Overview:
The RNA (gRNA (85-MER)) from Flagellimonas taeanensis, together with DNA, has 109 modelled nucleotides. The source organism's lineage runs through Bacteria, Bacteroidota, Flavobacteriia, Flavobacteriaceae and Flagellimonas. The structure was determined by cryo-EM at 3.42 A resolution and released in 2025. The sample was in a buffer at pH 7.6. Protein in the same entry: Nuclease-deactivated Cas12f. Xiao et al. published it in Nature in 2026: "Structural basis of RNA-guided transcription by a dCas12f-sigma E -RNAP complex". Entry title: Cryo-EM structure of the dCas12f-gRNA-dsDNA complex (full R-Loop).
[PDB]
Context: bound to proteins that are not shown
RNA sequence: GAGGGUGCUUGUACACCCAUAGGGUGAGGUUAAGAAUUACACUCACUAAGUGUGAACAACACAUACAACUUGUGGGAUAUACG
DNA sequence: CGGGTATCCCACAACGCTAG
DNA sequence: CTAGCG
Numbered sequence: 001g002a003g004g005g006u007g008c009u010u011g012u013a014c015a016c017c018c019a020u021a022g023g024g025u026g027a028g029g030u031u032a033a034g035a036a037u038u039a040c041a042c043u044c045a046c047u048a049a050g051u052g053u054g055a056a057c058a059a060c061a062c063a064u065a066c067a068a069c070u071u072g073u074g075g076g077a078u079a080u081a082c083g
Numbered sequence: 084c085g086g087g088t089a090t091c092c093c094a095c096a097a098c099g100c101t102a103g
Numbered sequence: 104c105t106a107g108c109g
Stems, first nucleotide, its partner, number of pairs: 003018003007014001009068004023047006029040002032037001050062004070097009082085001098109006
Other pairs, nucleotide, nucleotide, family: 002019tHS004049tSS006015cWW006063tWS013064cWW018048cSS041081tWS054058tHS081086cWW
């Protein structure tokens, strides 16, 4: 301060929050070095977010105005990023 | 030129009945 | 309530 969480799904602002989230890590494989260790746009994974009651990181309850709300599955097609 | 992927176009679907 | 068949 972008971006996000809760407020049915989508968009706009909205009050309460998280925010170094383009971050912090964890696991496996590979590789380089005498070692500490480094590196991988390798693969995979986890971690923050309204208020009250509640021992509780259990649970329940309350929680914005407007516009929209026919969505999924697949193929064909181009572009951006990186090697 | 590698997968993977952001979108576009373009087609299709989204049952119905019977029996253990 | 689930599984079969076209």